[PDB]
RNA sequence: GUACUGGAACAUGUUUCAUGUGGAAGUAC
Numbered sequence: 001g002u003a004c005u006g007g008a009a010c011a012u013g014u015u016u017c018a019u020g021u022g023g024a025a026g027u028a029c
Base pairs, nucleotide, nucleotide: 001029002028003027004026005025009021010020011019012018013017
Other pairs, nucleotide, nucleotide, family: 006007cHS
């Protein structure tokens, strides 16, 4: 410099609304 490291995976509240598991940190060259 560049580039990036498992998806609505699966699930977390029991009746239409949400939401949980490493960040804007590590890594590689």
Shown are 29 nucleotides from a PDB entry: RNA with a sequence from Homo sapiens.